Source information:
The PDB entry is titled "Cryo-EM structure of Crt-SPARTA-gRNA-tDNA monomer". An RNA structure, together with DNA, in which 45 nucleotides are resolved. Protein in the same entry: Piwi domain-containing protein and TIR domain-containing protein. Method: cryo-electron microscopy, resolution 3.27 A. The entry became public in 2023. Gao et al. published it in Nature in 2024: "Nucleic-acid-triggered NADase activation of a short prokaryotic Argonaute".

Context: bound to proteins that are not shown
RNA sequence: UGAGGUAGUAGGUUGUAUAGU
DNA sequence: AAACTATACAACCTACTACCTCAT
Numbered sequence: 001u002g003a004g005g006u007a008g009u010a011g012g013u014u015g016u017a018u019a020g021u
Numbered sequence: 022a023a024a025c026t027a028t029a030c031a032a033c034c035t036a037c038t039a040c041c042t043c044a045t
Base pairs, nucleotide, nucleotide: 002043004042005041008038011035012034014032020026
């Protein structure tokens, strides 16, 4: 000074293992 | 006590975000 290089959710996505009437 | 087909989350895909470093 800022341009890489790194993971965090990042907000909706489709499968874990209950009990609703 | 027991038949339908949902529960009722919460794991892995993914754009908006958001960290210490390199060498001038």